Overview:
This is an experimental structure of RNA (23S rRNA, nucleotides 1291 to 2027) from Porphyromonas gingivalis, with 519 nucleotides shown. An Rfam search finds the family "Bacterial large subunit ribosomal RNA" in it. Released in 2025, the model rests on electron microscopy data to a resolution of 2.7 A. The PDB entry is titled "70S P. gingivalis ribosome erm-delta-porN strain". Among the 51 different proteins in the entry, which are not shown, are DUF4295 domain-containing protein, Large ribosomal subunit protein uL3 and Large ribosomal subunit protein bL28. The 2025 paper behind the entry is "Structural studies of ribosome from an anaerobic Bacteroidetes human pathogen Porphyromonas gingivalis".

Context: one part of a larger RNA, bound to proteins that are not shown
RNA sequence: AUAAGUAACGAUAAAGGGGGCGAGAACCCCCCUCGCCGAAAGACCAAGGUUUCCUGAUCAACGCUAAUCGGAUCAGGGUUAGUCGGGGCCUAAGGAUAAGCCGAAUGGCGA
RNA sequence: UCCGAUGGAAGAACCGGUUAAUAUUCCGGUACUGAUAC
RNA sequence: UGGUGACGGAGAAG
RNA sequence: CGG
RNA sequence: GGCUCCCAAGAAAACCCGC
RNA sequence: UGUUACCCGUACCGUAAACCGACACAGGUGGUUGGGUUGAGUAUACUAAGGCGCUCGAGAGAUUCGCGGUUAAGGAACUAGGCAAAAUGGUCCUGUAACUUCGGGAGAAAGGACGCCUGU
RNA sequence: CAGGCCGCAGAAACCAGGCCCAGGCGACUGUUUAACAAAAACACAAGGCUAUGCAAAAAAGCAAUUUGAGGUAUAUAGUCUGACACCUGCCCGGUGCUGG
RNA sequence: UAA
RNA sequence: AAGCCCCAGUAAACGGCG
RNA sequence: CUAAGGUAGCGAAAUUCCUUGUCGGGUAAGUUCCGACCUGCACGAAUGGUGUAACGAUCUGGGCACUGUCUCAACCGCGAUCUCGGUGAAAUU
Numbered sequence: 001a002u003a004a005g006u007a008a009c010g011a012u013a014a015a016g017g018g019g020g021c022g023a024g025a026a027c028c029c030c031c032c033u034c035g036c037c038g039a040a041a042g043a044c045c046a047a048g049g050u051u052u053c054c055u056g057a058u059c060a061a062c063g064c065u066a067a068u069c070g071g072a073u074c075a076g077g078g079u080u081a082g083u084c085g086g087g088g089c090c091u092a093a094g095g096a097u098a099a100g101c102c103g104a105a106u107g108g109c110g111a
Numbered sequence: 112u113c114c115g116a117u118g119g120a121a122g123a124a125c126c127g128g129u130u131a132a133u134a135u136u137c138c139g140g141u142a143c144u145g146a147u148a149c
Numbered sequence: 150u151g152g153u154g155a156c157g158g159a160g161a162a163g
Numbered sequence: 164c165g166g
Numbered sequence: 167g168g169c170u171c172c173c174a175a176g177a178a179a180a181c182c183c184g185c
Numbered sequence: 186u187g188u189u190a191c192c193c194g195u196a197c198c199g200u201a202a203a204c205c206g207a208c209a210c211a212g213g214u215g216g217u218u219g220g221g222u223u224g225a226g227u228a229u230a231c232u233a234a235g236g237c238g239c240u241c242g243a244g245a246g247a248u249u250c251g252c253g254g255u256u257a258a259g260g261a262a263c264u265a266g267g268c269a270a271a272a273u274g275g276u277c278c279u280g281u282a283a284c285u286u287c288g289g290g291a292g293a294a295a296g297g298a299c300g301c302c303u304g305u
Numbered sequence: 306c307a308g309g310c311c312g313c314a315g316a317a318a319c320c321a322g323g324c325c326c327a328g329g330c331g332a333c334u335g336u337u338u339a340a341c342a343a344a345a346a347c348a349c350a351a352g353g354c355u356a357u358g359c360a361a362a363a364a365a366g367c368a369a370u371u372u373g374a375g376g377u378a379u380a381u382a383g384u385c386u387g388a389c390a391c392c393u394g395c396c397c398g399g400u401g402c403u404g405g
Numbered sequence: 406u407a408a
Numbered sequence: 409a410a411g412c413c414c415c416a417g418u419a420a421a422c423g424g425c426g
Numbered sequence: 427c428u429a430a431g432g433u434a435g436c437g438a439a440a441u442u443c444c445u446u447g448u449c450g451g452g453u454a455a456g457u458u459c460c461g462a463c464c465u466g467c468a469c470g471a472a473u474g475g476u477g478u479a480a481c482g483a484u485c486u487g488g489g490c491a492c493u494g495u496c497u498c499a500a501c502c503g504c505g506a507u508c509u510c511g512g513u514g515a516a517a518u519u
Base pairs, nucleotide, nucleotide: 001519008513009512015033016032017031018030019029020028034238035237036236037235042218043217044216045215048198049197052196053077054076055075056074057073058072062070063069082143083142084194085193086192089119090118094114095113096112100109101108102107125140126139127138128137144190145189148186151183152182157172158171159170160169173176204213205212220232221231222230241511242510243509244508249506250505251504252503253502254501255500256499258497259496262495267492275299276298277297278296279295284289286388300310301309302308303307304306311315323490324489325488326487328485329484330482331481335347336346351386352385353384354383355382356381357380363372364371365370389477390476391475392474394425395424396423399422400421401418402417403416404415405414435469436466447463448462449461450460451459
Other pairs, nucleotide, nucleotide, family: 002518cWW003517tHS004516tHH005006cHS005514tWS006515tWH007514tHS010208tWW013237tWS014034tWS014238cSS021025tWH022024tHS022068cWS025068tWS026241tWS027065tWW027066tWS036041tWS038234tHS040042cHS040219tWS040234tWH046199tHS047199tHS047201tWW050196tHS051078tWS051079tWW054131cSS059062tHS059070tWH061072cWS066240cHS067240tWW070071tSS071202tHS077132tWS078079cWH081195tWH082123tWS088122tWW090179cSS091116tWH091178cSS093115tHS099110tHS102368cSS116118tHS118177cWS121122cSS129134tWH146188cWH147187cWH150184cWW153181cWW154180tHS155179tHH156178tWH161168cWW173175tHS197203tWS198203tSS201214tWH206210tWS223229cWW224228tHS257494cWH257498cWW260493tHS260495tHS261267tHS261268cWH261269cWW261493tWH263495cSS264266tHS271492cSS273322tHS274321cWH280294tHS281293tHS282291tHH283290tHS285288tWS286288cHS286478cHS312314tHS327486cWW330345cSS332479tWS332480tWS337344tWH338342tHH338343tWH350387tHS352420tWS357361cSS358377tSS359376tWW359377tWS359378tHH361374tHH362373tHS362381tWS366368tHS366369tHS375376cHS386472cSS388478tHS392471tWS393472cWH396429cSS397421tWH398423tHS419422cHS424430tSS426431cHS427431cWW432433cHS432470tWS433471tWH434470tHS438445cWH439441tHS442444tWS452456tWS452458cWW453455tHS456458tWS471474cSS494498cWS
């Protein structure tokens, strides 16, 4: 290349409207209404990850569509302890050893 | 004997406010604990 | 050198 | 609607 | 928290007290 | 009564789009908390706080498939087989057979009551 | 508890055992073929036999050494049977094993 | 059997 | 010297019950 | 010919070839099931025999309840499906 502009776009919780910005809007931002979870689909600690956190620019690639948006790209910023957590101290399983024991070598045991 | 936590000790607080991003850590109060010189 | 640290399960109860 |  | 009951009978060391 | 109080962690995700699954994957992942009404309850239904509508849509409403609902009369005739579905289901009060290792069987089976208002 | 009221329906929705009779197998609760088998298979509490007097027999290791067990025949190990009830007959010729 |  | 032989024992040993 | 020639208890059995053995029950009709019989192809006592209350997401037979399992299908809802806009694979050749 062909199959083919076909299978599929990953839980049947669900969306509608008005404004904003923009060259461009079903999807971005604000408002109203609707719906789903609610011993969770809310809030925390640990493991693990490692800048994904916040902001300004960008929409090539990534995002199963588009995108003005993003856990994306680039740059800048951001983590403050006498009392929190850990470490510094102690020992368990186990491990490494001393004196010793064993054993072609490499070594195996051993408080 | 030493190492080795998942165990035992740790020497010892809370309240409120504040950032775009941290807070029992920053600030205002209130306290406490350990060493050190009289 | 003697004690502490120092330890189970289940159930009522303060 | 009523309060 | 302690108490009761039971059998399957429930770490170590530091530390901290006494001496 | 001063003067001091060292080191490391601290962002962010964490029943997850950031961890383990090649993925922004319907899976797996230890511990704590988890309001109200209902309830025996951390079950169930609804709903605060908080969080979400699951990163393709719009029409149309053939066949067919997936997940569900109803069905006259009959009621296992289906099928290897009542598979699946239907049916049963709560609380209280009655009442419970064979058999037994004397514990059971047992919630055996089989019945009755249940809402609201008033009055002792 | 009586009198009354309403509905087709008062357990109100969601939630929430189907029951009975009779057989085989396995006593029972458990375990198993991660990814086609959950069972009648395995285990089991319990029974028997055999080995073992303590550096025990037995198991690992070339050995040292360790397990057994720091237990000691009411103990440990090998092996078959598999709750319980009633029971479990005959054969030592073959093959193993034990004695002299 | 080895010795 | 064991062995081997021979004899004896052992079936909740393996096995058999023509 | 034998070492002994299967005791009790079971038996068409998770074991029976013939075989859907025969008889009884259950059904209108029963190759499955249950109860008996015994010529056990080819049961049998710790590779245990025969029972056994309780227990089982075990295997198997019969009833009641109930029903779209069926007579025999009909209709309804959403998702997929079909048409349009965007993106865009695979096995195979």